Annotation:
The RNA, together with DNA, has 269 modelled nucleotides. It was solved by electron microscopy to 3 angstrom. The work is reported in "Structural basis of nucleosome retention during transcription elongation" (Filipovski et al., Science, 2022).

Context: bound to proteins that are not shown
DNA sequence: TCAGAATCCCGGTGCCGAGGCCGCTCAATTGGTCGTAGACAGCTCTAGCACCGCTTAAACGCACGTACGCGCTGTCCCCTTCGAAAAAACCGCCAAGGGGAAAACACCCAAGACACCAGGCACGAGACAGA
DNA sequence: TCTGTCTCGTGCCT
DNA sequence: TGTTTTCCCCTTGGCGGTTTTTTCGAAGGGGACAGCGCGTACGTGCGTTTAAGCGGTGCTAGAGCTGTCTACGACCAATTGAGCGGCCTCGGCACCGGGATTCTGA
């Protein structure tokens, strides 16, 4: 006696809500 | 005789379905069988025929006798030929007709869960490990 | 130092 | 999947074009009628040939039938030959200037 921070899914089907 | 104008010729370009030759498919041609009676021979007998002729007896041929006909040469009267123009039917072009065909839409939301990020394969490059 | 090709992964593939 | 809805598809009379049909006008040159003239078919006597038929024998060859076999139906089975389906334009027809021919009007 130290000083760095929003990453991060598209896509298709069946089953169920009301 | 010349003048003009009709119709006819014709010359082109022009737009197109009908016909020239091809294809391919199927029953009609054709390559060799039968069996069969058809015809061809090729002889027979024998009407009908040939085509000569002959006596007959009418047609045939001729020239007569003169009537009525062909066919021209005229005319008069018309009916038909040529062509406007109208309205005629026949035509194609143009319309609104009956009908098939192609897009488009097909309740809100809201919860989960389970499958799928293509698959194969000839060349080029690394650095291993062979002379 | 030298070298043909074993093994990768790829760009061409439907 | 089912549904309903535009947009193109092929179809069918009216009419306006157009084309060949109607009527009516002029006379003009044709139907025929008439009269004029030339000479033909007629009918009728008489002089002249051969057909109608009756004959008939030539020689056949009209018709008639008979056992042989070639050619023909009928046939099997093949691939071909000869038709429609095709496909494109040439050769014909159409539409439009123009020149040729020529009647007919002066």
């Nucleotide at each position: 006696u130290c000083g760095u921070g929003c990453c991060u899914g598209g896509u298709g089907u069946c089953u169920u809500g009301g």
Keywords: Chromatin, nucleosome, transcription, intermediate.
The entry has 26 different proteins, among them Histone H2B 1.1, RNA polymerase-associated protein RTF1 homolog and DNA-directed RNA polymerase II subunit RPB3.
The reconstruction used 105,420 particles.
The depositors describe the entry as "Pol II-DSIF-SPT6-PAF1c-TFIIS-nucleosome complex (stalled at +38)".